[PDB]
Molecule: SAM (S-adenosyl methionine) riboswitch aptamer
Organism: Mycobacterium sp. MCS
C1' cells in the first nucleotide's frame, strides 16, 4: 500500500495440556489450543466472455476467517501477493555445498451466453 469487531460451525476423528486460555478489555458461559476431514461466509489478488463495449449470469485456483452480548482502537492481526520451475545480484550457514530474501523470464492453474459499432 488498506480494511477490521460486522455474517455464519453449540460438527466429527485424533494428538497436546486444563487454576490456563478462549481476535484487546470487562461480564456470563464454556476444559482450551493445534492438525485433518467436512459445511459455510466473504469479496483482498488473479483467471470469462472466440478483439473493444453494454447487458447479464457469475464460478474457480489462493490466502482467510466463521461461542453468543457490551464498548472500544489500531498495540496487535490478514495480503503484498495463485503455485512451481532454470538464471541474476545481495546475505548467511564448516572446505565444500546448501537455504533465505528481492527482481526479471518462462511453463500450468475452466470459465456460460445475447445485442450492438468496425474489422
Ligand atoms: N477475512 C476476514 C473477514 O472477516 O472477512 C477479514 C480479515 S481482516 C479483518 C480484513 C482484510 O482481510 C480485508 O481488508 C481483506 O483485505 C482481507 N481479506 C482476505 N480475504 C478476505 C475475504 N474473503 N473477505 C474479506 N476480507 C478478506
Nucleotide at each position: 500500500g488498506g480494511u477490521c469487531a460486522u455474517g455464519a460451525g453449540u460438527g466429527c476423528c485424533a494428538g497436546c495440556g486444563u487454576c490456563a486460555a478462549g481476535c484487546c478489555c470487562c461480564g456470563g458461559c464454556u476444559u482450551g489450543c493445534u492438525g485433518g476431514c467436512c459445511g459455510g461466509c466473504a469479496a483482498c489478488c488473479c483467471u470469462c466472455c472466440a478483439a473493444c463495449c453494454g447487458c447479464g449470469g457469475u464460478g474457480g485456483g489462493g490466502u482467510g476467517c466463521c461461542c453468543c452480548g457490551g464498548g472500544u482502537g489500531a498495540u496487535g492481526a490478514c495480503c503484498a501477493g495463485g503455485u512451481u520451475g532454470a538464471g541474476u545480484a545481495g546475505c548467511c550457514g564448516u572446505g565444500a555445498c546448501g537455504g533465505c530474501u528481492a527482481c526479471g523470464c518462462g511453463g500450468c492453474a475452466a470459465g456460460c451466453g445475447c445485442g450492438g459499432g468496425u474489422c